Context: bound to proteins that are not shown
RNA sequence: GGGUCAUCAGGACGAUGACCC
Numbered sequence: 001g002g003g004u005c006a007u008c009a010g011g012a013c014g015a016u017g018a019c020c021c
Stems, first nucleotide, its partner, number of pairs: 001021008
Other pairs, nucleotide, nucleotide, family: none
C1' cells in the first nucleotide's frame, strides 16, 4: 500500500477491531 471478515452505532458518506499478502 492492497484484499478479506466482523462488531458497535446515529441524522455523520459514522466509528472500531480482526485476518491475509